[PDB]
RNA sequence: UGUGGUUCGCAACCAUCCCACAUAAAAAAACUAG
Ligand code: PRF
Numbered sequence: 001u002g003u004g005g006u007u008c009g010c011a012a013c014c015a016u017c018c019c020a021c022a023u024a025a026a027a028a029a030a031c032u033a034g
Base pairs, nucleotide, nucleotide: 001022002021003020004019005018
C1' cells in the first nucleotide's frame, strides 16, 4: 500500500486512530465520538 475485523460503545458506511493478515477473510482487546 491493499484487504479484513471482534470485544467495548447511545452512535464509528467512510476519514483519522487500534488490531490483524498478505490477494485472503478469518483471531483479540482497548481507543475515538460524529
Ligand atoms: N469500529 C470499532 N471501533 C472503533 C471504530 C469502528 O468502526 C472507529 C471509527 N471507525 C473508532 N473506534 N469497533

Overview: Entry title: PreQ1-1 (type-1) riboswitch in complex with tandem stacked metabolites. An RNA with a sequence from Carnobacterium antarcticum: 34 nucleotides with solved positions. Schroeder et al. published it in Nat Commun in 2022: "A small RNA that cooperatively senses two stacked metabolites in one pocket for gene control". The structure was determined by X-ray crystallography at 2.6 angstroms resolution and released in 2021. Taxonomically the source falls in Carnobacterium (Bacteria, Bacilli, Lactobacillales, Carnobacteriaceae). Bound small molecules: 7-DEAZA-7-AMINOMETHYL-GUANINE (PRF).